[PDB]
RNA sequence: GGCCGGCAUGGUCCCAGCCUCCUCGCUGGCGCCGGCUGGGCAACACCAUUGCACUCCGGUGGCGAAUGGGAC
Repeated sequence: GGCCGGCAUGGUCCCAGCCUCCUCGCUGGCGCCGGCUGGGCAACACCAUUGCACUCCGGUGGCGAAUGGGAC
């Protein structure tokens, strides 16, 4: 990042805020709880590594994330 379930939840639009491994988005996401599951080590952190190559090439982790106001 995806799906499902429970509960809560009047609608449309605007502005502002907040969140991040997952297009930092010119329109991505952001009610509460719980379970299932995908991709990748590109960046970041951690672990491990002091290693003599001319062949790219260790592992793990996060997304277990994020709300106010206005108009009709």
Notes
This is an experimental structure of RNA (HDV RIBOZYME SELF-CLEAVED), with 72 nucleotides shown. On the sample the depositors note: In vitro transcription. Crystals were grown from: PEG MME 2000, LITHIUM SULPHATE, SPERMINE, TRIS, COBALT HEXAMMINE, MAGNESIUM CHLORIDE, pH 7.0, VAPOR DIFFUSION, SITTING DROP, temperature 298K. The PDB entry is titled "A Second Look at the HDV Ribozyme Structure and Dynamics". It was solved by X-ray diffraction to 2.3 angstrom. The work is reported in "New tools provide a second look at HDV ribozyme structure, dynamics and cleavage" (Kapral et al., Nucleic Acids Res., 2014). The entry also contains U1 small nuclear ribonucleoprotein A, not shown here.